Description: The PDB entry is titled "High resolution NMR solution structure of a complex of HIV-2 TAR RNA and a synthetic tripeptide in a 1:2 stoichiometry". The RNA from Human immunodeficiency virus 2 has 28 modelled nucleotides. Ferner et al. published it in Chembiochem in 2009: "Structures of HIV TAR RNA-ligand complexes reveal higher binding stoichiometries". Method: solution NMR. The entry became public in 2009. The entry is indexed under RNA-ligand complex, binding stoichiometry, HIV-2 TAR, RNA-PEPTIDE COMPLEX. The entry is an ensemble of 10 models.

RNA sequence: GGCCAGAUUGAGCUUCGGCUCUCUGGUC
Numbered sequence: 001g002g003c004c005a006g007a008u009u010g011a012g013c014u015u016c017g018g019c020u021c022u023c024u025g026g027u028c
Base pairs, nucleotide, nucleotide: 001028002027003026004025005024006023007022010021011020012019013018
Other pairs, nucleotide, nucleotide, family: 014017tWW
C1' cells in the first nucleotide's frame, strides 16, 4: 500500500422532525 470487525463515559448543525461525519484493531 488493498479490504474487513468494533468504539455512544464517539463528535458535529438546525428555528430541533431531521441528516451526515470521526477514530482504533485484524488481515493479505